Method: solution NMR. The entry became public in 2017. The RNA (riboswitch (47-MER)) has 47 modelled nucleotides. Rfam match: Fluoride riboswitch aptamer (crcB RNA motif). A reference for the family is Zhao et al. (2017), "An excited state underlies gene regulation of a transcriptional riboswitch", Nat Chem Biol. Rfam links the family to the GO terms positive regulation of gene expression and response to fluoride. The PDB entry is titled "Solution structures of the apo state fluoride riboswitch". Primary citation: Zhao et al., Nat. Chem. Biol. (2017), "An excited state underlies gene regulation of a transcriptional riboswitch".
RNA sequence: GGCGAUGGUGUUCGCCAUAAACGCUCUUCGGAGCUAAUGACACCUAC
Numbered sequence: 001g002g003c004g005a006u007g008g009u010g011u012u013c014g015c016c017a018u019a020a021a022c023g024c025u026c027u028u029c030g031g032a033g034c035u036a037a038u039g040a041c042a043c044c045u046a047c
Stems, first nucleotide, its partner, number of pairs: 001016004007044006023034004
Other pairs, nucleotide, nucleotide, family: 002020tSS005035tWW007037tHH016019cSS027030tWS037045tWH038040tHS
C1' cells in the first nucleotide's frame, strides 16, 4: 500500500511482497438461474 461474492463511515481483526481475498446449484464445461450489501458489530442507503 491492497484485500475479506455488490455501496459509505467508526471500532476491532487476519493475510501478502505480484503474492495474498472471492457465494450456491445444475450442466453437454459453452452456459443459465437464485440469494446476499459487513470478515464481525452498529448506523444510513439500496434491493